Method: X-ray diffraction, resolution 1.8 A. The entry became public in 2019. An RNA structure, together with DNA, in which 22 nucleotides are resolved.
[PDB]
Context: bound to proteins that are not shown
RNA sequence: GUAGGACCAUG
DNA sequence: CCATGGTCCTA
Numbered sequence: 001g002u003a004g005g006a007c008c009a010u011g
Numbered sequence: 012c013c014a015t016g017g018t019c020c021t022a
Base pairs, nucleotide, nucleotide: 002022003021004020005019006018007017008016009015010014011013
């Protein structure tokens, strides 16, 4: 510098 | 059903 997954919030 | 935000991690 660029992609991905997980988890958790708000409207 | 929509669309936004933050933390964590990976490659």
It was solved together with Type II site-specific deoxyribonuclease.
Kisiala et al. published it in Nucleic Acids Res. in 2020: "Restriction endonucleases that cleave RNA/DNA heteroduplexes bind dsDNA in A-like conformation".
Entry title: AvaII restriction endonuclease in complex with an RNA/DNA hybrid.